[PDB]
Context: one part of a larger RNA, bound to proteins that are not shown
RNA sequence: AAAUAUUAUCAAAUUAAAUCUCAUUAUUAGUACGCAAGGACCAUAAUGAAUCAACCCAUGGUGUAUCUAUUGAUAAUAAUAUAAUAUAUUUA
RNA sequence: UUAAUAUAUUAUCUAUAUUAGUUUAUAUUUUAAU
RNA sequence: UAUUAUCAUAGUAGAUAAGCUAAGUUGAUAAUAAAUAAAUAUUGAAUACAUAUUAAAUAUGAAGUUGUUUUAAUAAGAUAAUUAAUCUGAUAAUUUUAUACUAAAAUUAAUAAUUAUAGGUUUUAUAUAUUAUUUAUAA
RNA sequence: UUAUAAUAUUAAUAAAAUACUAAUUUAUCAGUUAUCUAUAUAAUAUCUAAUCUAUUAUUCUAUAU
Numbered sequence: 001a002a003a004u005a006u007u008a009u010c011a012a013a014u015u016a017a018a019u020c021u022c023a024u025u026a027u028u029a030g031u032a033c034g035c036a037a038g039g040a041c042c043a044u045a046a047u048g049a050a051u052c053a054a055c056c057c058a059u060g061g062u063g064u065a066u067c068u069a070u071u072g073a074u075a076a077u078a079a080u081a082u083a084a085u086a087u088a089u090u091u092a
Numbered sequence: 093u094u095a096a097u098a099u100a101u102u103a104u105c106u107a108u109a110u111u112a113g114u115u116u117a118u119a120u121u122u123u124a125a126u
Numbered sequence: 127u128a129u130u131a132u133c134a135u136a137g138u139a140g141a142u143a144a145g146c147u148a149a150g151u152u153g154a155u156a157a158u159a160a161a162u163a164a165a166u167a168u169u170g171a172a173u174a175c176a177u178a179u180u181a182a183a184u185a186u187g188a189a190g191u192u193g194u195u196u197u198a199a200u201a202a203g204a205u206a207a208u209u210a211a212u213c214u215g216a217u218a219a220u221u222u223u224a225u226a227c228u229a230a231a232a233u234u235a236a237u238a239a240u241u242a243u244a245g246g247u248u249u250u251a252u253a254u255a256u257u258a259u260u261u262a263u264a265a
Numbered sequence: 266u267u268a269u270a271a272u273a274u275u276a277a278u279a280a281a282a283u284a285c286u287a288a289u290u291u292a293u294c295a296g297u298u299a300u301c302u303a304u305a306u307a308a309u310a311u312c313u314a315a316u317c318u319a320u321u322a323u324u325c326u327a328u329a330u
Base pairs, nucleotide, nucleotide: 006207007206008205009204010203014199015198016197017196018195021049022048023047024046025045026044027043033038050155051154052153053152054151055150059148060147061146062145066141067140068139069138070137071134072133073132074131075130076129077128078127079126081104082103083102084101085100086099087098088097090095108119109118110117159192160191162190165186166185167184168183210297213296214295215294216293217292218234220232221231222230243287244286245285246283247282248281249280250279252277255274256273260271261270262269263268264267
């Protein structure tokens, strides 16, 4: 900003991307298969792995917010003691 | 006026020993606080 | 004597709210399905036979493909209002969920009404570290 | 000194809450659906022509000042 012509708002097709796994054990099963020795396909569940994503309730972290502890010098405020000036005033 | 009473402010120094100087320490000085 | 302050790397040390973090938490590998590669087939001539087709019919089959899934971009379409004693925005103020500036978003109440943005306050809670030898009132 | 109850205190942060302070002198800006053809519908409206006269101009004009 041009809007198939407002605005507020809700939005679809699409597009641009991303994403896409894998492992292991367990069952199926010591079954198929074999002389044994071994030892499954299909398939499925549970774990995990790697990666990505989000989150701060807890956990850990940090936290020049903050609180406490402590060392060395220093400078305050206050309280009191003192002193002096100025009021006030017991009074003289 | 001045004691005193009250608060306010302000102050806590300073000066001289101790044989040159310096610093500290103590007496001295002082109102010169714990 | 109480109590502060500054400096000493935040003077050093023990904790430590929020925030943010990851050592932590949670989620996820996006189905189904469509057509398929390779590959495995049925009927079947041309070509007595045979041959899964580089004939007509007829089937399966891959972490691939198309989808799906998710993220962003757009804005078809939709509902709604239409010159405003209160139309939609924008500048301005107070801020944050958001953030380089922007952008986005919260709020600008004070009015018979009804909304708290921020600071402050106040209340609860947390932190700190002592604390019942305590806190406050009797009569 | 007992007898009641029952903790007590400061900083900071967090949460709510609360108009106490500040949103605050009431102002400037900006925008609001375009055109066109069809079709549907619904509101609005007569003109032309001559004459003639009058103004107002154009223009001629006797003719001055």

This is an experimental structure of RNA (Large ribosomal subunit rRNA, nucleotides 2893 to 3293) from Saccharomyces cerevisiae, with 330 nucleotides shown. It comes from the structure "Glucose treated mitochondrial ribosome of saccharomyces cerevisiae class I". The reconstruction used 12,907 particles. The organism belongs to Saccharomyces, within Eukaryota. Among the 72 different proteins in the entry, which are not shown, are Large ribosomal subunit protein bL33m, Small ribosomal subunit protein bS16m and Large ribosomal subunit protein uL30m.